An RNA, together with DNA: 24 nucleotides with solved positions.
Method: X-ray diffraction, resolution 1.75 angstrom. The entry became public in 2013.
Keywords: TRANSFERASE-DNA-RNA COMPLEX.
Primary citation: Blatter et al., Angew.Chem.Int.Ed.Engl. (2013), "Structure and Function of an RNA-Reading Thermostable DNA Polymerase".
[PDB]
Context: bound to proteins that are not shown
RNA sequence: AAAGGGCGCCGUGG
DNA sequence: CCACGGCGCC
Repeated sequence: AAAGGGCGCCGUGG
C1' cells in the first nucleotide's frame, strides 16, 4: 500500500 | 462528445 507510458475498446453515467 | 472504471494491444 494512489495506482508504469502510449494508443484504444467497452461498460456505466450524464 | 465529456467524465468515470476495467480491460486490451505494443